The RNA (RYDC) has 57 modelled nucleotides. It holds a match to the Rfam family "RydC RNA". Rfam's curators write: This family represents a bacterial non-coding RNA called RydC. RydC is thought to regulate an mRNA, yejABEF which encodes an ABC transporter protein. RydC is known to bind the protein Hfq which causes a conformational change in the RNA molecule. The Hfq/RydC complex is then thought to bind to the target mRNA and induce its degradation. On this family, see Antal et al., J Biol Chem 2005: "A small bacterial RNA regulates a putative ABC transporter". The family's RNA type in Rfam is small RNA. Crystals were grown from: 0.2 M TRI-SODIUM CITRATE, 0.1 M SODIUM CACODYLATE (PH 6.5), 15% ISOPROPANOL. The entry also contains RNA-BINDING PROTEIN HFQ, not shown here. The work is reported in "Recognition of the small regulatory RNA RydC by the bacterial Hfq protein" (Dimastrogiovanni et al., Elife, 2014). Method: X-ray crystallography, resolution 3.48 angstroms. The entry became public in 2015.
[PDB]
RNA sequence: AUGUAGACCCGUC
RNA sequence: CUUCGCCUGCGUCACGGGUCCUGGUUAGACGCAGGCGUUUUCUG
Numbered sequence: 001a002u003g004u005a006g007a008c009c010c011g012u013c
Numbered sequence: 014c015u016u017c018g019c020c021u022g023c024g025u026c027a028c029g030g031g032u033c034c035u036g037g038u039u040a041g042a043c044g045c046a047g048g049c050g051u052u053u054u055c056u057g
Base pairs, nucleotide, nucleotide: 005035007032008031009030010029011028018049019048020047021046022045023044024043025042
Other pairs, nucleotide, nucleotide, family: 003005cHS006033cWW012027cWW017050cWW026041cWW035037tWS
C1' cells in the first nucleotide's frame, strides 16, 4: 500500500 | 437558552485527524420569504 466512496469516532467552528 | 403543523420558493449542512474486507442510503435539519390550515364525533 485503504480508494476520484461511503458509514461511524474524536477534535475544533 | 428547541417548540404548532403543512405546501412552496430561496439559501446553509464546513476544515483537520482516526476506525471498520464496509446490507446501502435518494431523505432530513437549520435560515428567510410567501401562502393554507382536519374545528376531536371508536386506544397517546